[PDB]
RNA sequence: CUUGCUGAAGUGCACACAGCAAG
RNA sequence: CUUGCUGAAGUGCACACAGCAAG
Ligand code: LIV
Numbered sequence: 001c002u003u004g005c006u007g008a009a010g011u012g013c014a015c016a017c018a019g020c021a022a023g
Numbered sequence: 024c025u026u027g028c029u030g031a032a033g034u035g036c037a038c039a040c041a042g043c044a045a046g
Stems, first nucleotide, its partner, number of pairs: 001023007010038006024046007
Other pairs, nucleotide, nucleotide, family: none
C1' cells in the first nucleotide's frame, strides 16, 4: 500500500482518521 | 399533518427526534 475488523454517542449510505489482522 | 430555523463533537447527503415559528 490493498482488503477486512474495531475505535458507542439517535438511524441510514458514503468519505476521513487511528489501532490491529491478512497478503 | 406539512414547511422553515436551530439544537457542534472529524466530514457530506438523506432520515428521525426536540424547541421555536409558519401553512
Ligand atoms: C467512526 O465514527 C467510528 N464509528 C468511531 C471512531 O471513534 C470515529 O469514526 C473516529 O473518527 C458519524 N457520522 C460516522 O458515521 C461514524 O463512522 C463516525 C462518527 N464519529 C461520525 C461510521 C464509520 O464510517 C463506519 C461506522 O460508523 C461504524 O459504526 C464503509 O463501509 C462506509 O463508509 C460505512 N459503512 C462506514 O461505517 C466503511 O465504514 C468501511 N467499513 C462500506 C460497507 C462495508 C463494505 C465496504 C467495502 O458497505 O459493508 O465491506 O464498504 O468498501
Solved structure of RNA (HIV-1 DIS RNA), 46 nucleotides shown. Ions in the entry include potassium and chloride. The work is reported in "Targeting the dimerization initiation site of HIV-1 RNA with aminoglycosides: from crystal to cell" (Ennifar et al., Nucleic Acids Res., 2006). The structure was determined by X-ray diffraction at 1.8 angstrom resolution and released in 2006. The depositors describe the entry as "HIV-1 DIS kissing-loop in complex with lividomycin". The entry is indexed under HIV-1, RNA, aminoglycoside, antibiotics. Crystallisation conditions: MPD, KCl, MgCl2, Na Cacodylate pH 7.0, VAPOR DIFFUSION, SITTING DROP, temperature 310K.